Solved structure of RNA, 49 nucleotides shown. It was solved together with Polymerase acidic protein, RNA-directed RNA polymerase catalytic subunit and Polymerase basic protein 2. Entry title: Crystal structure of influenza B polymerase initiation state with capped 14-mer RNA primer and CTP. The 2019 paper behind the entry is "Structural snapshots of actively transcribing influenza polymerase". Method: X-ray diffraction, resolution 3.24 A. The entry became public in 2019.
Context: bound to proteins that are not shown
RNA sequence: UAUACCUCUGCUUCUGCUAUU
RNA sequence: GAAUGCUAUAAUAG
RNA sequence: AGUAGUAACAAGAG
Repeated sequence: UAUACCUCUGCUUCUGCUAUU
Repeated sequence: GAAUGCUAUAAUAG
Repeated sequence: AGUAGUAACAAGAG
């Protein structure tokens, strides 16, 4: 290159500390 | 005629 | 375009 008019995904693309406990 | 101290996956606060 | 607002989404990946 090709499969791909296919396949997978919908916080994870950095979400902290201390109280209310 | 008192206590017993705790300790979330939410939310709020700083 | 728009949402939105001190920076992003408007699909991302094999």